Context: bound to proteins that are not shown
RNA sequence: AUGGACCGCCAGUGAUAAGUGGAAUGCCAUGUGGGCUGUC
RNA sequence: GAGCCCCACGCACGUGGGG
DNA sequence: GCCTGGCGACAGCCCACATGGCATTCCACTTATCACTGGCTTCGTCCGCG
DNA sequence: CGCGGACGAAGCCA
DNA sequence: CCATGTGGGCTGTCGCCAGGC
Numbered sequence: 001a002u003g004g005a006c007c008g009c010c011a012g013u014g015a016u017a018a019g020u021g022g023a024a025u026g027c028c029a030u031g032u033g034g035g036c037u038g039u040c
Numbered sequence: 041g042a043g044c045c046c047c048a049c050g051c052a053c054g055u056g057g058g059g
Numbered sequence: 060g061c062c063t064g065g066c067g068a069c070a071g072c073c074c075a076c077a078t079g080g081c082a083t084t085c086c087a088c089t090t091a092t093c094a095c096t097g098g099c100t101t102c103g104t105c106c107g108c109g
Numbered sequence: 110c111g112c113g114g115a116c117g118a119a120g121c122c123a
Numbered sequence: 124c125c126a127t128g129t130g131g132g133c134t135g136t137c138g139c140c141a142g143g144c
Base pairs, nucleotide, nucleotide: 009098012095016091017090018089019088021086022085023084025082027080029078030077031076033074034073035072036071037070039068045058046057047056048055049054060144061143062142063141064140065139066138100119102117103116104115105114106113107112108111109110
Other pairs, nucleotide, nucleotide, family: 010097cWS013094cWW015092cWW024083cWW028079cWW040067cWW044059cWW050053tWS099120cWS101118cWW
């Protein structure tokens, strides 16, 4: 050692039951990678 | 044509052994 | 001892697309449930226990 | 029969 | 009958060897 010191908010509790996202769909049409080079 | 050392050979031009 | 420089030769240039398209309907729930308790006063009486 | 414990009696104000 | 805006702090790296000063 303070309108303070000491001082529990606390005992209990299924959120449950049910449920196709389903039907359709060519990325297609075009193209030299080329020229140069004893490993002695 | 460098490559640091020991050893053997050498005609000290150079050969070879080992690390 | 520290700092700096060096360790055959290792190629170059040019090039790079246009066009078109890109979906639509429908459908969207109900029922039931939803706490208690107390944090006032003093005293008197009654009931229970010893 | 005695003692202890529990319950009751109000005054109650949007 | 009708009112809402803020922020910023933690880290490490080589090439190796040889030659010259």
An RNA structure (crRNA) with a sequence from Thermobifida fusca YX, together with DNA, in which 144 nucleotides are resolved. The entry is indexed under CRISPR-Cas, Cascacde, surveillance, IMMUNE SYSTEM. On the sample the depositors note: RNA was prepared by in vitro transcription. It comes from the structure "CRISPR RNA-guided surveillance complex". Method: cryo-electron microscopy, resolution 3.3 A. The entry became public in 2017. The reconstruction used 131,292 particles. The organism belongs to Thermobifida fusca, within Bacteria.